Released in 2025, the model rests on X-ray crystallography data to a resolution of 2.3 A. An RNA with a sequence from Francisella tularensis subsp. novicida U112, together with DNA: 87 nucleotides with solved positions. Chen et al. published it in Nucleic Acids Res. in 2025: "DNA target binding-induced pre-crRNA processing in type II and V CRISPR-Cas systems".
Context: bound to proteins that are not shown
RNA sequence: AAUUUCUACUGUUGUAGAUGAGAAGUCAUUUAAUAAGGCC
RNA sequence: UAAGAACUUUAUC
DNA sequence: AAATGACTTCTCTAAAGGACT
DNA sequence: AGTCCTTTAGATA
Numbered sequence: 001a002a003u004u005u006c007u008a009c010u011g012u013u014g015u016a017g018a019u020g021a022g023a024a025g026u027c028a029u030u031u032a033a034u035a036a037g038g039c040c
Numbered sequence: 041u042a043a044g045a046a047c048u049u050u051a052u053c
Numbered sequence: 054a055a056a057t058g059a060c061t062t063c064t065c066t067a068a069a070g071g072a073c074t
Numbered sequence: 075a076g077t078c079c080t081t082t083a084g085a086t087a
Base pairs, nucleotide, nucleotide: 005018006017007016008015009014020065021064022063023062024061025060026059027058028057029056030055031054033052034051035050036049037048038047066083067082068081069080070079071078072077073076074075
C1' cells in the first nucleotide's frame, strides 16, 4: 500500500472476495442543547 | 425491564 | 440542529410525429 | 422538405 468502486492486503504496475446505477422522495437513528417529569 | 463515575420517560430542535 | 443509514418509487427505447428553418 | 427535438406506444401473477 496500487482498485469501476468497497473491504482486507502485497497476493509484484497488482492478489482475493464483493460490487445496480442514476434520479427522486421519505423515514429512522445517533449526538448535543433545552422543558417538564420518573427511578434503585 | 437499566442506573448518580447517573440511568431514564415524553417532548422541542 | 448537525450528522449517517435505510427504505420505496421511476428509467435503463426505437420510432412516430410535430414545430421550425 | 428536410431536420431534429419531443412524445409516443401501453402484457403479464
Crystals were grown from: 0.05 M MES, pH 6.0, 0.15 M sodium formate, 15% PEG 3350. Keywords: CRISPR, Cas12a, crRNA, Complex, RNA BINDING PROTEIN. Taxonomically the source falls in Francisella tularensis subsp. novicida (Bacteria, Pseudomonadati, Francisella, Francisella tularensis).